The RNA, together with DNA, has 38 modelled nucleotides. The PDB entry is titled "Thermovibrio ammonificans RNase H3 in complex with 19-mer RNA/DNA". The entry is indexed under RNase H fold, RNA/DNA hybrid, Hydrolase-DNA-RNA complex. It was solved by X-ray diffraction to 2.1 A. The entry also contains Ribonuclease, not shown here. The entry also models magnesium and sulfate ions.
Context: bound to proteins that are not shown
RNA sequence: GAGUGCGACACCUGAUUCC
DNA sequence: GGAATCAGGTGTCGCACTC
Numbered sequence: 001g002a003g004u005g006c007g008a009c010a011c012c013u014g015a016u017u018c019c
Numbered sequence: 020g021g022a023a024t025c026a027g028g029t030g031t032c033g034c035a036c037t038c
Stems, first nucleotide, its partner, number of pairs: 001038019
Other pairs, nucleotide, nucleotide, family: none
C1' cells in the first nucleotide's frame, strides 16, 4: 500500500406501506 | 403534511488477521 473478519460511528439518495 | 418499513451508495474510526 491492498484485502478479509469483527466492532462501530456519521451521512447521501431512491422506493414502499399506512394515516 | 405525519408515522413507519425497505434498498442502493459515501466517508471516518478501532482490533485482529492475510497479501